The RNA with a sequence from Streptococcus parasanguinis has 55 modelled nucleotides. Method: X-ray diffraction, resolution 2.3 angstrom. The entry became public in 2023. Crystallisation conditions: 0.012 M Sodium chloride, 0.08 M Potassium chloride 0.04 M Sodium cacodylate trihydrate pH 5.5 45% v/v (+/-)-2-Methyl-2,4-pentanediol 0.02 M Hexammine cobalt(III) chloride Soaking with BaCl2. The PDB entry is titled "Crystal structure of NAD-II riboswitch (single strand) with NMN". Primary citation: Peng et al., Nucleic Acids Res. (2023), "Crystal structures of the NAD+-II riboswitch reveal two distinct ligand-binding pockets". The model includes bound beta-nicotinamide ribose monophosphate (NMN).
RNA sequence: GCGGCGUUGCGUCCGAAAGUCUAAACAGACACGGCCGCUUAAAAACAAAAGGAGA
Ligand code: NMN
Numbered sequence: 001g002c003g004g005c006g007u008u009g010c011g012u013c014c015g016a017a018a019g020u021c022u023a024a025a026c027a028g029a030c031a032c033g034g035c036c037g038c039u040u041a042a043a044a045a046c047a048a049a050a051g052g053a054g055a
Base pairs, nucleotide, nucleotide: 001038002037003036004035005034006032010054012053013052014051019030020029021028
C1' cells in the first nucleotide's frame, strides 16, 4: 500500500446510519487510535487529543 474489523471513559444509539454540504443530468462528498489478514485478504479484541444524533 490493499481487504476486513464500528470497540470507546458520555462505556447511550450509530458510524451501510446521522448531520451538513452539494445537486432537478448532480444517479454524490465529508472524522477516527488501533487490531487482524494479504487480492480467495479469518475469528476475535480495542481508543474521546476522531465523526453524527441526543444537554
Ligand atoms: O464533543 P464530544 O467530545 O462530546 O464528541 C466528539 C464527537 O464524537 C462527537 O461527534 C460525538 O458525537 C462523538 N462521540 C464521542 C463519544 C465520547 O467522547 N466518549 C462517544 C460517542 C460519540